Shown are 28 nucleotides from a PDB entry: RNA (ASH1-E3 element, RNA (28-MER)) with a sequence from Saccharomyces cerevisiae. The 2017 paper behind the entry is "Molecular architecture and dynamics of ASH1 mRNA recognition by its mRNA-transport complex". It was solved by X-ray diffraction to 2.41 A.
Context: bound to proteins that are not shown
RNA sequence: GAUAACUGAAUCGAAAGACAUUAUCACG
Numbered sequence: 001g002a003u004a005a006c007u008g009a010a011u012c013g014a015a016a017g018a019c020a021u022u023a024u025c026a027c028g
Base pairs, nucleotide, nucleotide: 001025002024003023004022011018012017
C1' cells in the first nucleotide's frame, strides 16, 4: 500500500487479556 466489519459471540490466548489504535497479504 492492499484486503477484511452479523441483525455476532464467536475466534485467538495457559492466563492476563486481544479483536480496524487490529489482522493478513506482497517480484512491497
It was solved together with SWI5-dependent HO expression protein 2 and SWI5-dependent HO expression protein 3.
Entry title: Crystal structure of the nuclear complex with She2p and the ASH1 mRNA E3-localization element.
Keywords: She2p, ASH1-mRNA, mRNA transport, transport protein.